[PDB]
RNA sequence: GGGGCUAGGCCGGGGGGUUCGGCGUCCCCUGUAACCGGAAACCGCCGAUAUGCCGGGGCCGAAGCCCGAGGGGCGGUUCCCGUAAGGGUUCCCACCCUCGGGCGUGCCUC
Numbered sequence: 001g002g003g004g005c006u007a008g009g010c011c012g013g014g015g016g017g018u019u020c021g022g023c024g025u026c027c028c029c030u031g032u033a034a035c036c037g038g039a040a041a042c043c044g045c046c047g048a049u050a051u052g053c054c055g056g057g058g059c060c061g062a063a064g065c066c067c068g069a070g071g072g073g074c075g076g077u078u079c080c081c082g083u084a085a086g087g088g089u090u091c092c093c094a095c096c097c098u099c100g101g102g103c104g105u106g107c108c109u110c
Base pairs, nucleotide, nucleotide: 001110002109003108004107005106008060009059010058011057012030013029014028015027016026020047021046022045023044024043035056036055037054038053064103065102066101067100068099069098070097071096072095075092076091079088080087081086
């Protein structure tokens, strides 16, 4: 390399509101080729190890997944100038790439 498995992974992510705080039902901004069904603000699963719970399915399959830095980029946001329109700016950030780390890279067979 081919074939058969299993562990696992993906089937979206973010901001607001609310919360003691982390998710959700609400509102909003945004991806994928890509989930169906049920309940939930008198609340549902949780506790900084919190980034939802229950039921069912598809795909991938040792495939991956997670943490950090920078760049591309969207929607917000902080502050400053202006009478305003505008202009500058801080910090997040869907979506995308680059680099750097961490766990994993398993079992059988030809």
Molecule: SRP RNA
Organism: PYROCOCCUS HORIKOSHII OT3